[PDB]
Context: bound to proteins that are not shown
Formats: sequence, structure tokens, C1' cells
RNA sequence: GAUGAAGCGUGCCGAAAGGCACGUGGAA
Repeated sequence: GAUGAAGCGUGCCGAAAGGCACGUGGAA
């Protein structure tokens, strides 16, 4: 310097389940 995990946010969708996108976050 690169890549960018969980977590979190916003938006939209769904009865819920959750899902999608974007961001955030930065793991190893």
C1' cells in the first nucleotide's frame, strides 16, 4: 500500500421470516 470477514447503519421488499442494495467497519 492492497484485499476487505463478523458487527453496525440507511434504504427498499416481506405478515413474519428474513432478503437485496449501498455505506460503515476493519478481521487475517